[PDB]
The depositors describe the entry as "Solution Structure of CSFV IRES Domain IIa". CSFV IRES Domain IIa: 40 nucleotides with solved positions.

RNA sequence: GGCCUCCAGCGACGGCCUUCGGGACUAGCAAACGGAGGCC
Numbered sequence: 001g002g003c004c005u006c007c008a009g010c011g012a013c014g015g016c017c018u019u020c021g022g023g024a025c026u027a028g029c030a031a032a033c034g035g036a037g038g039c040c
Stems, first nucleotide, its partner, number of pairs: 001040007009029002014025001016023002
């Protein structure tokens, strides 16, 4: 070089603990924003 591969967003505020601040959960929605990277 030519194809292809993964990382990965939004979110009911619903929801417990709770410093009542904060931090978790989290069906699923679009199907991927955009980039790394592999195969012959």
The entry is an ensemble of 11 models. The 2007 paper behind the entry is "HCV and CSFV IRES domain II mediate eIF2 release during 80S ribosome assembly". It was solved by solution-state NMR.